[PDB]
RNA sequence: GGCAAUGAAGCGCGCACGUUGCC
RNA sequence: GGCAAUGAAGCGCGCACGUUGCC
Numbered sequence: 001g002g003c004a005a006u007g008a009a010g011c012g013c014g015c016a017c018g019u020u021g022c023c
Numbered sequence: 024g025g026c027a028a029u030g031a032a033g034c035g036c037g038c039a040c041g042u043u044g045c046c
Base pairs, nucleotide, nucleotide: 001023002022003021004020005019006018010038011037012036013035014034015033024046025045026044027043028042029041
């Protein structure tokens, strides 16, 4: 720098905090 | 027993955890 996942008391909804790794 | 508010990282949405008081 890139990318993903889980995340936030959660589900769904648009957004999203934490946390971590490989390269 | 009754009732309210704030709440849950939040807004809105349906639900909702924590916390507290008066009677």

This is an experimental structure of RNA (SL1 RNA DIMER), with 46 nucleotides shown. The PDB entry is titled "NMR STRUCTURE OF THE DIMER INITIATION COMPLEX OF HIV-1 GENOMIC RNA, MINIMIZED AVERAGE STRUCTURE". Mujeeb et al. published it in Nat.Struct.Biol. in 1998: "Structure of the dimer initiation complex of HIV-1 genomic RNA".